An RNA with a sequence from Caldanaerobacter subterraneus subsp. tengcongensis: 31 nucleotides with solved positions.
The organism belongs to Caldanaerobacter subterraneus, within Bacteria.
Crystallisation conditions: 0.2 M potassium sodium tartrate, 0.1 M sodium citrate (pH 5.6), 2.8 M ammonium sulfate.
The PDB entry is titled "Crystal structure of a class I PreQ1 riboswitch complexed with a synthetic compound 2: 2-[(dibenzo[b,d]furan-2-yl)oxy]-N,N-dimethylethan-1-amine".
It was solved by X-ray crystallography to 1.94 angstrom.
It is bound to 2-[(dibenzo[b,d]furan-2-yl)oxy]-N,N-dimethylethan-1-amine (HMJ).

RNA sequence: CUGGGUCGCAGU
RNA sequence: CCCCAGUUAACAAAACAAG
Numbered sequence: 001c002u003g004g005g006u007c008g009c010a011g012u
Numbered sequence: 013c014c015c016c017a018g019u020u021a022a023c024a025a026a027a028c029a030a031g
Base pairs, nucleotide, nucleotide: 001018002017003016004015005014009031011028
Other pairs, nucleotide, nucleotide, family: 002021tWS005025tWS006026cWH007011tWH007027cHS008010tHS008029tWS010030tHS014026cWS015024cWS016022tHS016023tHS017021cSS
């Protein structure tokens, strides 16, 4: 760089 | 910007944030 994510009222 | 992975991008996981 790109893809995805438990959490979080809220993650460009 | 936090974690994990690498385009067939795992299973997970707990801190943090303008407002």